[PDB]
RNA sequence: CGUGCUCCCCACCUCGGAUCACUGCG
RNA sequence: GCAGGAACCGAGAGGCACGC
Repeated sequence: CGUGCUCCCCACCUCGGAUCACUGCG
Repeated sequence: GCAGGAACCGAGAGGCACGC
C1' cells in the first nucleotide's frame, strides 16, 4: 500500500481548508 | 508562492486479522 471485519463517531491522534495589526524562506 | 504558531471550518480506523 491492498482486501474484509469490528469500534468511535466526544475528545485525542492524523489529513485537507478558510482567515489574519502574526513569523520566516524563495 | 512556500513553510511554520492550545484559535475557527470540514473530513477520517488511527484498532484488529489476513495479504503484499